[PDB]
RNA sequence: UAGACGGUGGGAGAGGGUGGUGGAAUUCCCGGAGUAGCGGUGAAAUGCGCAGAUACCGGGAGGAACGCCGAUGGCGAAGGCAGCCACCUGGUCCACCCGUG
Repeated sequence: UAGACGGUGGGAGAGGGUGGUGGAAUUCCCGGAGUAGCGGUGAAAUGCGCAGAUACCGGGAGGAACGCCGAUGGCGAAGGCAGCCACCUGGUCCACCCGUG
C1' cells in the first nucleotide's frame, strides 16, 4: 500500500454432516364388493388366476426414491450434490475502504 490477509455490513446456493418428518407410487397383508380372465408380444408362449386373480373401494405393514417448481438454472476442488424441517458446518460474492503491511 497497488498483491495478499483481516474488520463491519449486505447476499445467493441440490456445498457437507446428524436427527426428524410429508405425500405420491410399487410390493405384500387384511376387509369389502366383484367374475373369468389377467399379463405379455411383431405374433406368441412361459406365468399368474375358481384355494377367486385382473379391474374397484377401505385399512395396514415395509423398503426405496423424491413428481410439479426445474432452467437453456445453482453449489462444490474434484468425485459429485436436488421433498420439507431443525441443529452442526465448509466455501463464495458484493459494498465501505476501516485494520495488518

Record summary:
Solved structure of RNA, 101 nucleotides shown. It holds a match to the Rfam family "Bacterial small subunit ribosomal RNA". The family is grouped with related families in Rfam's "SSU clan". The literature on the family includes a 2001 paper in Science by Yusupov et al., "Crystal structure of the ribosome at 5.5 A resolution". The family has 99 seed sequences and 42,628 matches in Rfam 15.1. The entry is indexed under STRUCTURAL PROTEIN, RNA, STRUCTURAL PROTEIN-RNA COMPLEX. Primary citation: Halic et al., Nat.Struct.Mol.Biol. (2005), "Localization and dynamic behavior of ribosomal protein L30e". The depositors describe the entry as "Localization and dynamic behavior of ribosomal protein L30e". Method: electron microscopy, resolution 9.5 angstroms. The entry became public in 2005.